[PDB]
RNA sequence: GGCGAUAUGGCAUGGAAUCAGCUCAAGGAACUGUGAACGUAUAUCGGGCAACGACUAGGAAACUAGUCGUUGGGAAGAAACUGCCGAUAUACGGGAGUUCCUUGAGCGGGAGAUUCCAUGCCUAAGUCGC
Numbered sequence: 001g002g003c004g005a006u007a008u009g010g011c012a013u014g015g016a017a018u019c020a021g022c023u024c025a026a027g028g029a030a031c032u033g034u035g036a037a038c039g040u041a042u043a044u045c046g047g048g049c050a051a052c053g054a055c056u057a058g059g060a061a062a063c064u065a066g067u068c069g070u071u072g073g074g075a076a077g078a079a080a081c082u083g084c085c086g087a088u089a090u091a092c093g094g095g096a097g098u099u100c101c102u103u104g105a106g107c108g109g110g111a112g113a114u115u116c117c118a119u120g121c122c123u124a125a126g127u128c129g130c
Stems, first nucleotide, its partner, number of pairs: 002130005008125001009122011021107012038093010049072010
Other pairs, nucleotide, nucleotide, family: 006124tWS007009tHS007060tWW007123tWH009061tWS009062tSS019109tHS033035cSS036096tWS037094tHS048074tWS048081cHH048083tWW059061tHS059062tHS061123cSS074075cHS074076cHS074077cWH075081cWW075082cWW076080tHS076081cHS077078tHS077079tHS108111cHS110114tHS110115tHS124125cHS
C1' cells in the first nucleotide's frame, strides 16, 4: 500500500410477553329530580395526512429529528373556517339519572409504549488477516 473480514453502531416487517386497558350485565352504597339524565333547537369556543426537493443538527458511517417550498388527497386547504366531531351557556320536550366499590362474561394489548426472538439487511469508526 490497496484488498478482505468484523457490531461494540444502525431501519423496516412479523411473532410472543408485559403495561386496570375497554365494553356489557348483576349487586351494594352515596347524591339528585320533576324535572334531572336523555333528546331537540339556538349561540359561543376549539379541532386535520401522503409524496418529492432544499437547508440545518447528531453520527465515522449507516442512519433519525426540525424548518422552508412544490404536487396529490378530505367538503376545502400550506394553515383554517364551515361540512363533520368535542366542550360551555340558554330555551323546549322528557320518571329515573349521576358517581364510587364488588362479582361474572366478551374483546384489545403491537390501538400507543417497553422487552425478547426470527427475516430483509445496512454501515465499518475501532480491530484483526493478506